[PDB]
Overview
Entry title: Csf5, CRISPR-Cas type IV Cas6 crRNA endonuclease. Solved structure of RNA (crRNA) from Aromatoleum aromaticum EbN1, 23 nucleotides shown.
Context: bound to proteins that are not shown
RNA sequence: CUCGGUGUUCCCCGCGC
RNA sequence: CGCGGG
Numbered sequence: 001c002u003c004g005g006u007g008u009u010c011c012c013c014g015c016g017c
Numbered sequence: 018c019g020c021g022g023g
Base pairs, nucleotide, nucleotide: 011023012022013021014020015019016018
């Protein structure tokens, strides 16, 4: 031989109400 | 809308 990103939807499969 | 996976 573990010293970064402070907070939610751009896409593709799928499941649900 | 909600959740899982990439």
It was solved by X-ray crystallography to 1.75 angstroms. Crystallisation conditions: 0.18 M di-ammonium tartrate, 18% w/v PEG3350, 3% glycerol. It was solved together with Csf5. The organism belongs to Aromatoleum aromaticum, within Bacteria. The 2019 paper behind the entry is "Type IV CRISPR RNA processing and effector complex formation in Aromatoleum aromaticum". Keywords: type IV CRISPR-Cas, crRNA biogenesis, endonuclease, RNA BINDING PROTEIN.